[PDB]
Context: one part of a larger RNA, bound to proteins that are not shown
RNA sequence: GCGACCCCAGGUCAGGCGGGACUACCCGCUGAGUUUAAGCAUAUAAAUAAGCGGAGGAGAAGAAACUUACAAGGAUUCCCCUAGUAACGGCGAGCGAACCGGGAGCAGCCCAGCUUGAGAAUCGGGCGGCUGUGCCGUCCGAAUUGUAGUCUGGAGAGGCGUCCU
RNA sequence: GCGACGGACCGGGCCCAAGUCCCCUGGAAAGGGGCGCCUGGGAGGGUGAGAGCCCCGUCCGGCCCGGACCCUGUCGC
RNA sequence: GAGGCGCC
RNA sequence: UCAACGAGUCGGGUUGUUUGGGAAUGCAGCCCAAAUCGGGCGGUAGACUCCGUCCAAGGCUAAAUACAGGCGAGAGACCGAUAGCGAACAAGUACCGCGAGGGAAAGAUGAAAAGGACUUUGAAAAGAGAGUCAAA
RNA sequence: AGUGCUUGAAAUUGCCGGGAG
RNA sequence: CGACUCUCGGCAACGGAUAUCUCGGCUCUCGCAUCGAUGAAGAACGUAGCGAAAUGCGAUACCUGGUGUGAAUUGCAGAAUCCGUGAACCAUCGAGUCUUUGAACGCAAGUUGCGCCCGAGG
RNA sequence: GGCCGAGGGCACGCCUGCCUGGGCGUCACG
Repeated sequence: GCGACCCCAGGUCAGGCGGGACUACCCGCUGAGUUUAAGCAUAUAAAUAAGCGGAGGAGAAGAAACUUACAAGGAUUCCCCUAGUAACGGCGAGCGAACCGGGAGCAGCCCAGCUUGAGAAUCGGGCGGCUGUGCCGUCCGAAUUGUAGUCUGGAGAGGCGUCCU
Repeated sequence: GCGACGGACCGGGCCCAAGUCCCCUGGAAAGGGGCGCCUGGGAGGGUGAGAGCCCCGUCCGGCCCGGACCCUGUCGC
Repeated sequence: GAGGCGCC
Repeated sequence: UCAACGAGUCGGGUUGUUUGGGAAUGCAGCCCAAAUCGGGCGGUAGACUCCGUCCAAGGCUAAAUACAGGCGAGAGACCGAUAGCGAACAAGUACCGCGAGGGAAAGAUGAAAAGGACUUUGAAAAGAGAGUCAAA
Repeated sequence: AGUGCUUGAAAUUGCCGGGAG
Repeated sequence: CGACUCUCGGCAACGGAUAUCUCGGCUCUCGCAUCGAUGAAGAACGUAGCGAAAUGCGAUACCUGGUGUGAAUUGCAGAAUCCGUGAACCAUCGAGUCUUUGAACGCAAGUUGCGCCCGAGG
Repeated sequence: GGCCGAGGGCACGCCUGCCUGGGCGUCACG
RNA backbone atom coordinates (compact mmCIF):
# COMPACT_ATOMS: atom_id res chain seq x y z
C1' G A 1 0.00 0.00 0.00
C1' C A 2 -3.41 -3.40 -1.86
C1' G A 3 -6.83 -6.74 0.60
C1' A A 4 -10.33 -10.21 3.95
C1' C A 5 -13.21 -9.87 8.19
C1' C A 6 -15.26 -7.82 13.04
C1' C A 7 -17.56 -3.94 15.59
C1' C A 8 -19.58 0.62 14.70
C1' A A 9 -21.12 5.60 12.18
C1' G A 10 -23.93 8.72 8.57
C1' G A 11 -28.01 8.80 4.68
C1' U A 12 -34.90 13.20 2.56
C1' C A 13 -30.69 6.03 -0.02
C1' A A 14 -34.93 1.38 -2.27
C1' G A 15 -38.97 -0.99 -0.15
C1' G A 16 -41.59 -1.43 4.44
C1' C A 17 -43.33 -1.73 9.98
C1' G A 18 -44.77 1.23 14.87
C1' G A 19 -47.01 5.31 17.85
C1' G A 20 -53.22 7.27 18.75
C1' A A 21 -58.78 6.35 19.51
C1' C A 22 -62.86 3.22 21.63
C1' U A 23 -65.09 0.33 26.92
C1' A A 24 -69.53 -3.81 27.54
C1' C A 25 -66.77 -8.43 27.41
C1' C A 26 -60.94 -10.31 27.75
C1' C A 27 -55.09 -10.30 29.09
C1' G A 28 -50.87 -7.85 32.37
C1' C A 29 -49.28 -4.74 36.37
C1' U A 30 -50.25 -1.52 40.55
C1' G A 31 -53.38 -0.79 44.77
C1' A A 32 -56.65 1.93 49.20
C1' G A 33 -59.90 3.38 52.59
C1' U A 34 -65.03 3.99 54.19
C1' U A 35 -67.18 -0.45 56.27
C1' U A 36 -67.77 -5.24 59.82
C1' A A 37 -65.66 -7.00 64.11
C1' A A 38 -71.29 -3.29 68.31
C1' G A 39 -64.04 -0.32 70.76
C1' C A 40 -59.44 -1.69 67.73
C1' A A 41 -54.09 -3.08 65.63
C1' U A 42 -54.32 -9.19 62.58
C1' A A 43 -58.72 -10.17 59.97
C1' U A 44 -62.85 -7.93 56.78
C1' A A 45 -63.96 -4.47 53.07
C1' A A 46 -60.53 -6.78 48.65
C1' A A 47 -56.16 -10.10 45.80
C1' U A 48 -62.14 -4.85 45.08
C1' A A 49 -62.44 0.97 43.59
C1' A A 50 -59.19 4.35 41.73
C1' G A 51 -54.17 4.41 38.85
C1' C A 52 -50.64 2.54 34.31
C1' G A 53 -50.60 -0.53 30.00
C1' G A 54 -52.25 -4.67 25.79
C1' A A 55 -55.81 -7.20 22.16
C1' G A 56 -59.91 -9.48 19.55
C1' G A 57 -64.55 -10.71 17.55
C1' A A 58 -64.22 -13.03 21.28
C1' G A 59 -60.00 -13.12 24.59
C1' A A 60 -57.41 -16.11 27.74
C1' A A 61 -56.47 -21.51 28.60
C1' G A 62 -55.10 -25.89 26.43
C1' A A 63 -52.98 -31.81 24.93
C1' A A 64 -50.29 -33.90 32.02
C1' A A 65 -43.11 -33.22 35.16
C1' C A 66 -52.57 -34.33 35.90
C1' U A 67 -55.38 -36.99 39.19
C1' U A 68 -55.93 -40.61 42.49
C1' A A 69 -55.70 -45.22 45.80
C1' C A 70 -60.11 -47.10 42.22
C1' A A 71 -62.25 -52.95 38.77
C1' A A 72 -58.76 -46.95 38.26
C1' G A 73 -59.65 -42.19 35.04
C1' G A 74 -57.13 -39.32 30.90
C1' A A 75 -55.95 -31.59 26.98
C1' U A 76 -58.57 -26.73 27.68
C1' U A 77 -63.19 -23.95 28.58
C1' C A 78 -68.24 -23.35 30.57
C1' C A 79 -72.82 -25.18 33.43
C1' C A 80 -75.00 -28.49 37.58
C1' C A 81 -73.39 -31.14 41.74
C1' U A 82 -69.52 -31.46 45.02
C1' A A 83 -70.65 -27.15 48.96
C1' G A 84 -71.39 -23.03 52.56
C1' U A 85 -68.14 -28.75 52.48
C1' A A 86 -62.20 -29.94 53.48
C1' A A 87 -59.48 -26.13 55.00
C1' C A 88 -58.34 -21.22 56.74
C1' G A 89 -59.55 -17.45 60.73
C1' G A 90 -57.91 -12.10 67.60
C1' C A 91 -60.44 -20.64 65.39
C1' G A 92 -63.62 -14.16 66.76
C1' A A 93 -66.30 -11.51 63.19
C1' G A 94 -66.02 -14.44 59.20
C1' C A 95 -64.03 -16.92 54.92
C1' G A 96 -63.70 -20.86 51.58
C1' A A 97 -61.81 -24.01 46.76
C1' A A 98 -60.67 -28.68 44.49
C1' C A 99 -61.26 -34.44 43.06
C1' C A 100 -65.03 -37.88 41.73
C1' G A 101 -69.98 -37.79 39.05
C1' G A 102 -73.67 -35.57 35.24
C1' G A 103 -73.98 -32.25 31.04
C1' A A 104 -72.50 -28.52 26.65
C1' G A 105 -68.66 -29.05 23.15
C1' C A 106 -64.74 -32.09 21.43
C1' A A 107 -58.92 -32.13 17.89
C1' G A 108 -54.75 -32.42 18.27
C1' C A 109 -50.27 -30.54 16.31
C1' C A 110 -45.07 -27.76 15.11
C1' C A 111 -39.92 -27.30 16.65
C1' A A 112 -34.25 -27.65 18.97
C1' G A 113 -31.04 -31.29 19.81
C1' C A 114 -27.34 -37.15 16.16
C1' U A 115 -29.17 -37.45 11.47
C1' U A 116 -26.82 -33.48 2.85
C1' G A 117 -21.23 -33.72 2.32
C1' A A 118 -21.65 -37.27 -4.11
C1' G A 119 -22.05 -31.16 -3.85
C1' A A 120 -27.47 -25.00 1.03
C1' A A 121 -30.58 -29.52 -1.62
C1' U A 122 -33.07 -23.32 1.79
C1' C A 123 -34.53 -18.08 1.81
C1' G A 124 -34.94 -12.57 0.42
C1' G A 125 -34.44 -8.59 -3.10
C1' G A 126 -33.59 -5.99 -8.10
C1' C A 127 -34.84 -6.75 -13.25
C1' G A 128 -37.61 -9.38 -17.23
C1' G A 129 -41.61 -12.55 -18.62
C1' C A 130 -46.48 -14.78 -17.57
C1' U A 131 -51.28 -18.29 -17.27
C1' G A 132 -50.72 -13.03 -11.75
C1' U A 133 -52.98 -13.14 -3.27
C1' G A 134 -48.81 -16.40 -7.30
C1' C A 135 -45.21 -19.13 -11.14
C1' C A 136 -40.63 -19.07 -14.10
C1' G A 137 -35.91 -17.02 -15.68
C1' U A 138 -31.46 -14.15 -14.65
C1' C A 139 -28.36 -11.33 -11.48
C1' C A 140 -27.12 -9.91 -6.56
C1' G A 141 -27.31 -10.96 -1.45
C1' A A 142 -28.57 -13.91 3.43
C1' A A 143 -26.86 -18.19 5.45
C1' U A 144 -21.93 -23.08 7.48
C1' U A 145 -21.45 -19.15 14.59
C1' G A 146 -26.51 -23.58 10.04
C1' U A 147 -31.34 -22.22 5.76
C1' A A 148 -34.03 -27.01 3.93
C1' G A 149 -35.45 -31.89 4.76
C1' U A 150 -35.94 -36.40 8.63
C1' C A 151 -37.39 -36.79 14.05
C1' U A 152 -40.69 -34.99 19.01
C1' G A 153 -41.17 -40.06 23.56
C1' G A 154 -47.82 -41.66 21.75
C1' A A 155 -41.88 -42.26 19.90
C1' G A 156 -38.13 -42.81 16.25
C1' A A 157 -33.55 -44.13 13.32
C1' G A 158 -31.55 -48.54 10.93
C1' G A 159 -32.51 -53.89 8.81
C1' C A 160 -35.79 -57.48 6.37
C1' G A 161 -41.18 -58.33 3.36
C1' U A 162 -47.05 -57.06 1.87
C1' C A 163 -51.52 -52.74 1.31
C1' C A 164 -52.78 -46.71 0.70
C1' U A 165 -51.33 -41.89 -1.95
C1' G B 1 -54.97 -32.75 -10.30
C1' C B 2 -58.07 -29.74 -13.26
C1' G B 3 -62.49 -28.12 -14.51
C1' A B 4 -68.77 -27.99 -15.84
C1' C B 5 -73.71 -27.87 -13.72
C1' G B 6 -76.72 -27.51 -8.96
C1' G B 7 -77.51 -27.54 -3.60
C1' A B 8 -76.94 -25.25 1.13
C1' C B 9 -75.40 -19.81 3.60
C1' C B 10 -75.97 -14.04 3.38
C1' G B 11 -78.10 -9.70 1.17
C1' G B 12 -81.46 -6.76 -2.32
C1' G B 13 -85.64 -5.89 -5.36
C1' C B 14 -90.75 -6.85 -7.82
C1' C B 15 -95.62 -8.97 -7.60
C1' C B 16 -99.02 -11.35 -4.69
C1' A B 17 -107.75 -11.36 -1.03
C1' A B 18 -112.03 -9.02 0.04
C1' G B 19 -117.80 -3.06 0.18
C1' U B 20 -115.93 2.35 0.28
C1' C B 21 -123.53 -0.84 -1.51
C1' C B 22 -128.55 1.47 1.13
C1' C B 23 -130.68 4.30 5.55
C1' C B 24 -129.83 7.42 10.20
C1' U B 25 -126.61 10.84 13.32
C1' G B 26 -122.74 13.71 13.03
C1' G B 27 -118.05 19.07 10.66
C1' A B 28 -116.12 14.35 9.15
C1' A B 29 -118.65 7.42 9.38
C1' A B 30 -114.04 4.67 10.58
C1' G B 31 -120.58 4.69 15.02
C1' G B 32 -125.75 2.39 14.78
C1' G B 33 -129.20 -0.37 11.45
C1' G B 34 -129.84 -3.41 6.62
C1' C B 35 -127.65 -6.37 2.66
C1' G B 36 -122.81 -8.75 1.18
C1' C B 37 -117.57 -10.54 0.43
C1' C B 38 -112.06 -12.33 2.01
C1' U B 39 -109.56 -15.20 5.38
C1' G B 40 -102.79 -20.20 5.31
C1' G B 41 -104.19 -12.68 5.48
C1' G B 42 -108.87 -10.57 12.28
C1' A B 43 -99.94 -8.65 13.51
C1' G B 44 -99.48 -3.55 13.27
C1' G B 45 -100.04 1.31 11.23
C1' G B 46 -102.45 5.48 8.40
C1' U B 47 -106.81 8.07 6.94
C1' G B 48 -111.66 14.19 9.58
C1' A B 49 -114.70 9.19 15.84
C1' G B 50 -114.34 1.63 17.93
C1' A B 51 -112.07 0.36 9.74
C1' G B 52 -110.60 -7.60 8.09
C1' C B 53 -112.75 -5.71 2.85
C1' C B 54 -110.30 3.14 1.75
C1' C B 55 -104.52 2.93 1.75
C1' C B 56 -99.67 0.67 3.45
C1' G B 57 -98.93 -3.62 5.08
C1' U B 58 -99.87 -8.96 7.22
C1' C B 59 -100.47 -14.78 5.15
C1' C B 60 -99.11 -18.41 1.64
C1' G B 61 -95.97 -18.18 -2.19
C1' G B 62 -93.76 -17.03 -6.90
C1' C B 63 -90.15 -14.30 -9.96
C1' C B 64 -85.61 -11.73 -10.63
C1' C B 65 -80.60 -9.58 -9.18
C1' G B 66 -76.02 -9.71 -6.30
C1' G B 67 -72.29 -11.65 -2.81
C1' A B 68 -69.23 -15.26 -0.09
C1' C B 69 -64.35 -19.03 -2.78
C1' C B 70 -65.35 -22.83 1.77
C1' C B 71 -68.51 -27.28 2.00
C1' U B 72 -70.76 -30.58 -0.79
C1' G B 73 -73.96 -33.33 -4.63
C1' U B 74 -73.49 -35.58 -9.63
C1' C B 75 -70.57 -35.31 -14.38
C1' G B 76 -66.19 -35.06 -17.66
C1' C B 77 -61.37 -35.53 -18.40
C1' G C 1 -40.73 -42.12 -3.49
C1' A C 2 -43.16 -41.82 0.94
C1' G C 3 -46.69 -43.64 4.44
C1' G C 4 -49.37 -48.20 6.82
C1' C C 5 -48.84 -53.04 8.31
C1' G C 6 -45.44 -57.97 10.65
C1' C C 7 -40.83 -59.10 12.70
C1' C C 8 -35.40 -57.48 15.25
C1' U D 1 -29.75 -53.49 17.36
C1' C D 2 -29.05 -48.16 18.61
C1' A D 3 -32.46 -44.63 20.62
C1' A D 4 -29.65 -38.14 21.63
C1' C D 5 -35.86 -35.41 24.60
C1' G D 6 -34.92 -27.83 26.25
C1' A D 7 -29.62 -24.84 32.70
C1' G D 8 -28.28 -19.39 36.60
C1' U D 9 -33.09 -23.76 34.62
C1' C D 10 -35.06 -27.25 38.23
C1' G D 11 -34.52 -27.73 43.12
C1' G D 12 -33.10 -25.79 48.32
C1' G D 13 -32.74 -21.57 51.84
C1' U D 14 -34.53 -16.95 53.26
C1' U D 15 -37.53 -12.39 52.73
C1' G D 16 -42.14 -10.21 51.02
C1' U D 17 -46.87 -10.87 49.08
C1' U D 18 -50.94 -13.96 47.91
C1' U D 19 -54.07 -18.45 48.71
C1' G D 20 -58.88 -22.62 51.41
C1' G D 21 -53.53 -24.78 51.05
C1' G D 22 -52.48 -25.77 57.02
C1' A D 23 -43.43 -27.31 59.19
C1' A D 24 -45.22 -22.91 53.99
C1' U D 25 -50.96 -22.55 47.47
C1' G D 26 -48.81 -19.61 43.54
C1' C D 27 -45.60 -15.63 42.45
C1' A D 28 -41.28 -12.38 43.15
C1' G D 29 -36.37 -10.47 44.94
C1' C D 30 -31.62 -12.16 46.92
C1' C D 31 -28.10 -16.41 48.23
C1' C D 32 -26.85 -21.45 46.98
C1' A D 33 -27.15 -24.12 42.81
C1' A D 34 -28.34 -29.67 39.78
C1' A D 35 -28.89 -34.54 37.61
C1' U D 36 -29.17 -38.72 33.33
C1' C D 37 -29.44 -46.78 36.66
C1' G D 38 -32.17 -39.62 36.33
C1' G D 39 -35.88 -35.76 37.40
C1' G D 40 -41.09 -34.00 39.26
C1' C D 41 -45.53 -35.59 42.25
C1' G D 42 -48.74 -39.16 45.67
C1' G D 43 -52.24 -32.11 50.42
C1' U D 44 -47.88 -33.24 58.11
C1' A D 45 -41.83 -31.63 58.50
C1' G D 46 -37.57 -36.27 58.55
C1' A D 47 -34.53 -40.89 57.15
C1' C D 48 -34.80 -45.80 55.06
C1' U D 49 -37.39 -49.91 52.03
C1' C D 50 -41.19 -50.91 48.39
C1' C D 51 -45.39 -49.25 45.29
C1' G D 52 -48.59 -45.91 41.98
C1' U D 53 -47.89 -41.90 38.58
C1' C D 54 -45.90 -38.21 35.26
C1' C D 55 -41.46 -36.04 32.11
C1' A D 56 -40.77 -29.10 33.37
C1' A D 57 -37.65 -25.24 32.18
C1' G D 58 -39.46 -24.02 23.43
C1' G D 59 -44.06 -22.86 20.12
C1' C D 60 -49.39 -23.18 17.88
C1' U D 61 -54.35 -24.84 18.53
C1' A D 62 -61.31 -24.55 16.69
C1' A D 63 -66.01 -25.63 19.67
C1' A D 64 -69.01 -25.27 23.81
C1' U D 65 -68.18 -19.56 27.12
C1' A D 66 -68.34 -13.68 28.13
C1' C D 67 -70.26 -9.15 26.31
C1' A D 68 -74.01 -1.68 30.65
C1' G D 69 -69.27 -0.41 23.93
C1' G D 70 -70.26 -0.17 18.17
C1' C D 71 -73.52 -1.34 13.79
C1' G D 72 -78.28 -3.73 12.88
C1' A D 73 -83.03 -6.33 14.51
C1' G D 74 -87.09 -8.07 17.73
C1' A D 75 -89.95 -7.94 22.19
C1' G D 76 -92.21 -6.21 27.26
C1' A D 77 -97.86 -7.77 33.16
C1' C D 78 -91.97 -1.39 32.56
C1' C D 79 -92.54 4.85 32.76
C1' G D 80 -95.90 8.27 30.91
C1' A D 81 -93.63 14.87 30.73
C1' U D 82 -92.03 16.63 39.03
C1' A D 83 -92.56 9.76 35.76
C1' G D 84 -88.97 7.28 32.34
C1' C D 85 -81.93 8.37 30.87
C1' G D 86 -79.55 14.55 33.08
C1' A D 87 -81.69 15.16 28.08
C1' A D 88 -89.62 13.02 24.43
C1' C D 89 -87.80 19.78 22.38
C1' A D 90 -81.31 23.46 18.14
C1' A D 91 -79.42 18.46 25.71
C1' G D 92 -74.27 17.45 27.68
C1' U D 93 -77.71 22.41 25.24
C1' A D 94 -78.51 27.62 27.89
C1' C D 95 -75.90 29.16 31.91
C1' C D 96 -71.94 28.90 36.25
C1' G D 97 -66.59 28.23 37.70
C1' C D 98 -59.34 30.46 36.38
C1' G D 99 -59.60 25.32 36.26
C1' A D 100 -60.41 20.13 37.19
C1' G D 101 -65.59 20.22 36.72
C1' G D 102 -71.15 21.52 37.64
C1' G D 103 -75.51 21.46 34.77
C1' A D 104 -81.20 22.89 33.85
C1' A D 105 -86.06 24.37 32.40
C1' A D 106 -88.80 23.60 28.05
C1' G D 107 -94.19 18.20 24.79
C1' A D 108 -100.48 18.83 23.17
C1' U D 109 -104.90 25.12 18.48
C1' G D 110 -107.83 22.97 14.91
C1' A D 111 -110.12 17.73 10.41
C1' A D 112 -108.20 21.73 7.63
C1' A D 113 -104.98 28.14 9.11
C1' A D 114 -110.10 28.08 7.33
C1' G D 115 -104.51 32.09 11.98
C1' G D 116 -109.59 36.61 12.39
C1' A D 117 -111.00 40.74 5.88
C1' C D 118 -113.62 45.17 6.87
C1' U D 119 -116.16 49.54 9.92
C1' U D 120 -115.24 52.57 14.32
C1' U D 121 -112.52 54.55 18.71
C1' G D 122 -107.43 55.13 20.17
C1' A D 123 -100.40 58.02 19.57
C1' A D 124 -99.95 52.96 19.91
C1' A D 125 -100.81 48.47 22.39
C1' A D 126 -105.60 47.44 22.17
C1' G D 127 -111.04 47.69 22.56
C1' A D 128 -116.23 47.52 20.26
C1' G D 129 -118.71 45.54 16.22
C1' A D 130 -117.89 41.93 12.50
C1' G D 131 -115.79 37.37 9.85
C1' U D 132 -113.81 31.58 9.99
C1' C D 133 -115.05 27.09 12.56
C1' A D 134 -118.88 21.84 14.88
C1' A D 135 -116.56 24.83 18.57
C1' A D 136 -113.20 30.30 19.79
C1' A E 1 -110.11 25.85 20.61
C1' G E 2 -107.45 32.96 18.91
C1' U E 3 -100.18 30.96 17.74
C1' G E 4 -97.14 28.49 25.55
C1' C E 5 -103.94 28.19 21.96
C1' U E 6 -107.06 19.95 24.34
C1' U E 7 -109.12 19.57 29.31
C1' G E 8 -108.19 23.41 32.95
C1' A E 9 -108.33 21.53 40.19
C1' A E 10 -106.63 24.08 44.71
C1' A E 11 -104.24 27.93 47.26
C1' U E 12 -105.10 33.24 46.31
C1' U E 13 -107.88 37.75 44.00
C1' G E 14 -111.99 41.11 41.72
C1' C E 15 -117.16 42.04 41.08
C1' C E 16 -122.43 40.98 42.04
C1' G E 17 -125.99 39.06 45.55
C1' G E 18 -126.90 37.17 50.73
C1' G E 19 -125.66 36.95 56.17
C1' A E 20 -123.02 38.17 60.85
C1' G E 21 -119.83 41.06 64.06
C1' C F 1 -128.54 53.15 56.05
C1' G F 2 -123.11 52.93 54.73
C1' A F 3 -117.51 51.78 55.35
C1' C F 4 -114.31 47.77 57.41
C1' U F 5 -113.53 42.48 58.77
C1' C F 6 -115.33 37.54 58.38
C1' U F 7 -118.36 34.19 55.82
C1' C F 8 -121.89 31.54 51.81
C1' G F 9 -123.07 31.32 46.53
C1' G F 10 -122.71 32.92 41.06
C1' C F 11 -119.54 34.89 37.31
C1' A F 12 -114.62 36.51 36.11
C1' A F 13 -109.24 36.02 37.28
C1' C F 14 -104.49 33.61 38.86
C1' G F 15 -102.10 29.05 38.39
C1' G F 16 -101.03 24.57 35.70
C1' A F 17 -103.08 19.86 38.85
C1' U F 18 -106.16 15.99 36.86
C1' A F 19 -107.73 13.20 32.59
C1' U F 20 -106.63 11.30 27.73
C1' C F 21 -102.03 10.92 24.64
C1' U F 22 -96.54 10.02 23.02
C1' C F 23 -91.42 9.78 16.22
C1' G F 24 -88.83 9.53 23.96
C1' G F 25 -86.94 6.58 27.98
C1' C F 26 -85.92 1.91 30.61
C1' U F 27 -85.45 -3.57 30.75
C1' C F 28 -84.73 -8.27 28.17
C1' U F 29 -83.38 -11.30 23.90
C1' C F 30 -80.96 -11.94 19.04
C1' G F 31 -77.31 -11.20 14.85
C1' C F 32 -72.81 -9.23 13.13
C1' A F 33 -67.28 -7.93 13.75
C1' U F 34 -65.70 -3.02 10.56
C1' C F 35 -61.04 2.96 13.51
C1' G F 36 -55.86 5.11 12.51
C1' A F 37 -49.08 7.70 9.48
C1' U F 38 -53.40 5.40 2.50
C1' G F 39 -53.57 10.36 8.76
C1' A F 40 -58.36 8.14 13.07
C1' A F 41 -61.35 9.86 17.29
C1' G F 42 -61.63 14.90 18.79
C1' A F 43 -61.11 20.34 17.92
C1' A F 44 -61.60 24.94 14.57
C1' C F 45 -63.25 27.73 10.47
C1' G F 46 -66.17 27.97 6.41
C1' U F 47 -70.36 26.48 3.14
C1' A F 48 -77.51 27.89 0.93
C1' G F 49 -81.15 33.27 -3.45
C1' C F 50 -83.26 34.24 1.22
C1' G F 51 -79.99 30.55 7.98
C1' A F 52 -78.75 31.91 13.53
C1' A F 53 -78.97 26.76 15.68
C1' A F 54 -79.62 21.55 14.92
C1' U F 55 -78.70 18.31 10.56
C1' G F 56 -75.41 17.93 6.12
C1' C F 57 -71.21 18.90 3.51
C1' G F 58 -65.55 20.82 2.46
C1' A F 59 -63.19 26.21 -2.10
C1' U F 60 -66.46 20.29 -6.54
C1' A F 61 -68.63 22.83 0.26
C1' C F 62 -77.28 21.46 2.74
C1' C F 63 -73.41 19.04 -2.42
C1' U F 64 -70.36 16.32 -7.82
C1' G F 65 -70.67 11.07 -9.94
C1' G F 66 -72.83 5.92 -10.67
C1' U F 67 -77.04 2.84 -10.08
C1' G F 68 -82.34 2.41 -8.62
C1' U F 69 -87.15 4.46 -8.60
C1' G F 70 -90.08 7.36 -11.55
C1' A F 71 -92.71 13.41 -11.30
C1' A F 72 -91.55 16.30 -7.48
C1' U F 73 -89.31 20.24 -3.72
C1' U F 74 -92.24 23.68 -1.06
C1' G F 75 -92.13 28.73 4.17
C1' C F 76 -91.30 32.50 -0.16
C1' A F 77 -89.39 33.24 -4.93
C1' G F 78 -86.97 32.01 -9.54
C1' A F 79 -84.89 27.80 -12.65
C1' A F 80 -84.86 22.84 -14.53
C1' U F 81 -87.48 18.54 -15.99
C1' C F 82 -92.20 14.92 -18.08
C1' C F 83 -94.19 8.56 -23.65
C1' G F 84 -87.90 11.11 -20.51
C1' U F 85 -80.27 9.55 -20.44
C1' G F 86 -85.50 11.93 -16.47
C1' A F 87 -87.97 15.98 -11.11
C1' A F 88 -86.83 14.70 -6.06
C1' C F 89 -84.87 18.57 1.21
C1' C F 90 -85.95 10.48 -2.76
C1' A F 91 -83.19 5.62 -1.94
C1' U F 92 -78.54 3.25 -2.33
C1' C F 93 -73.36 2.85 -3.46
C1' G F 94 -68.67 0.81 -6.35
C1' A F 95 -66.53 6.88 -9.09
C1' G F 96 -64.59 11.69 -7.07
C1' U F 97 -63.60 16.03 -4.00
C1' C F 98 -62.31 16.44 0.93
C1' U F 99 -60.01 23.91 4.15
C1' U F 100 -56.97 24.66 9.35
C1' U F 101 -55.71 21.07 12.86
C1' G F 102 -55.22 16.86 15.90
C1' A F 103 -51.09 10.30 17.48
C1' A F 104 -49.53 15.03 14.01
C1' C F 105 -44.44 14.53 11.32
C1' G F 106 -39.22 20.94 8.90
C1' C F 107 -38.88 24.29 13.97
C1' A F 108 -42.58 26.48 16.86
C1' A F 109 -46.96 28.34 18.95
C1' G F 110 -51.54 33.68 23.61
C1' U F 111 -47.26 33.99 16.59
C1' U F 112 -51.97 32.03 10.53
C1' G F 113 -44.63 33.40 13.28
C1' C F 114 -39.23 31.33 11.78
C1' G F 115 -36.40 27.93 8.03
C1' C F 116 -34.31 24.55 4.11
C1' C F 117 -34.81 21.37 -0.64
C1' C F 118 -37.04 20.02 -5.49
C1' G F 119 -39.77 21.83 -9.10
C1' A F 120 -43.71 21.84 -13.82
C1' G F 121 -44.43 26.44 -16.82
C1' G F 122 -43.15 31.27 -18.37
C1' G G 1 -28.08 32.35 -16.95
C1' G G 2 -31.19 34.91 -13.80
C1' C G 3 -36.10 36.09 -12.03
C1' C G 4 -41.12 34.79 -11.36
C1' G G 5 -43.26 30.11 -10.62
C1' A G 6 -48.26 26.19 -10.11
C1' G G 7 -47.40 22.04 -7.22
C1' G G 8 -44.77 19.18 -3.72
C1' G G 9 -41.21 17.62 -0.07
C1' C G 10 -37.77 17.92 4.71
C1' A G 11 -40.06 14.37 12.22
C1' C G 12 -38.68 10.01 15.48
C1' G G 13 -37.85 4.74 16.38
C1' C G 14 -37.19 0.26 13.72
C1' C G 15 -36.47 -4.00 9.81
C1' U G 16 -34.27 -6.05 5.05
C1' G G 17 -31.11 -4.56 1.34
C1' C G 18 -27.73 -0.70 -0.50
C1' C G 19 -24.03 3.48 -0.75
C1' U G 20 -20.27 6.37 1.62
C1' G G 21 -17.04 5.82 5.72
C1' G G 22 -14.15 5.11 11.08
C1' G G 23 -10.79 2.07 14.53
C1' C G 24 -3.82 -1.73 14.30
C1' G G 25 -10.33 -4.66 16.93
C1' U G 26 -8.66 -9.79 14.16
C1' C G 27 -5.51 -10.95 10.38
C1' A G 28 -2.93 -11.94 5.28
C1' C G 29 0.44 -10.66 1.58
C1' G G 30 3.72 -6.89 0.38

The PDB entry is titled "Atomic structure of wheat ribosome reveals unique features of the plant ribosomes". Solved structure of RNA (25S rRNA, nucleotides 1 to 416; 5.8S rRNA, nucleotides 1 to 159) from Triticum aestivum, 559 nucleotides shown. The 2024 paper behind the entry is "Cryo-EM structure of wheat ribosome reveals unique features of the plant ribosomes". The reconstruction used 105,563 particles. The entry has 41 different proteins, among them Ribosomal protein L10e/L16 domain-containing protein, 60S ribosomal protein L36 and Ribosomal protein L39. Released in 2024, the model rests on cryo-electron microscopy data to a resolution of 2.84 A. It holds a match to the Rfam family "Eukaryotic large subunit ribosomal RNA". Rfam 15.1 lists 107,465 matches to the family in 2,616 species. On this family, see Yusupov et al., Science 2001: "Crystal structure of the ribosome at 5.5 A resolution". The entry also models potassium, magnesium and zinc ions.